Entry title: Crystal structure of Lachnospiraceae bacterium ND2006 Cpf1 in complex with crRNA and target DNA (TCCA PAM).
The RNA (crRNA), together with DNA, has 78 modelled nucleotides.
Protein in the same entry: LbCpf1.
Crystallisation conditions: PEG 3350, MIB buffer, pH 5.0.
Method: X-ray diffraction, resolution 2.5 angstroms. The entry became public in 2017.

Context: bound to proteins that are not shown
RNA sequence: AAUUUCUACUAAGUGUAGAUGGAAAUUAGGUGCGCUUGGC
DNA sequence: GCCAAGCGCACCTAATTTCCTGGAGGACG
DNA sequence: CGTCCTCCA
Numbered sequence: 001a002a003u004u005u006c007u008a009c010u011a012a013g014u015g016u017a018g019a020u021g022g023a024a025a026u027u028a029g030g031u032g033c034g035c036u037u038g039g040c
Numbered sequence: 041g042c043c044a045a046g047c048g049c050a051c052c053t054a055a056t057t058t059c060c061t062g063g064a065g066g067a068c069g
Numbered sequence: 070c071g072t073c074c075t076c077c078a
Stems, first nucleotide, its partner, number of pairs: 005019005021060020061078009
C1' cells in the first nucleotide's frame, strides 16, 4: 500500500486473490445524543 | 445506574420498483 | 426532404 468498485494483500515488481447490478425513484430501519413525562 | 412512551437532530444501512430499445413518427429549418 | 427529438409497447 496501487483497484471499475469492494475486501484482504504486496503475491516477486506499476501489481496479487476472491467478490462485484448499475442507474433512477420511492420508502423504511438502526445507532447515538438532547428534551418531555414516567417505571425499577 | 438501568428502562418505557413520545418529539427533535446527526449519521449509516437497506427494501423494492423500473429501465437496460430500434424504428416509426413528428416537429422544424 | 434531412435532421433531430419524441413516442411506442